[PDB]
Context: bound to proteins that are not shown
RNA sequence: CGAGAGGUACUUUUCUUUUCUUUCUUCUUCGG
RNA sequence: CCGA
DNA sequence: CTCTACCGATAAGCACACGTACCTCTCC
DNA sequence: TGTGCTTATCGGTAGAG
Numbered sequence: 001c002g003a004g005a006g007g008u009a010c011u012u013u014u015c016u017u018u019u020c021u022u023u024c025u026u027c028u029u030c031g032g
Numbered sequence: 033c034c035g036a
Numbered sequence: 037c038t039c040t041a042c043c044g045a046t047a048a049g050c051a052c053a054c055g056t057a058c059c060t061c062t063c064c
Numbered sequence: 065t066g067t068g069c070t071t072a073t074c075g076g077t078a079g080a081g
Base pairs, nucleotide, nucleotide: 004061005060006059007058008057029036030035031034032033037081038080039079040078041077042076043075044074045073046072047071048070049069050068052066053065
Other pairs, nucleotide, nucleotide, family: 001064cWW003062cWW014015cHS051067cWW
């Protein structure tokens, strides 16, 4: 000067209103 | 009571 | 009736990368 | 560790005498 090892180094990186329904069993409308 |  | 030339599947052989920075220890 | 590129091999097809 090349190889083998271990180490620092991506951290949540996209969940949506948090107020969305239960007080129920209630007249069909027209003309003979 | 009958017919849409 | 046969003889010969060209094309689309089917494996076979060979170069491809491993991030970007840095940071030591130990042997060659 | 597998994905991608190139090449040899083989069956099926068609024009000619």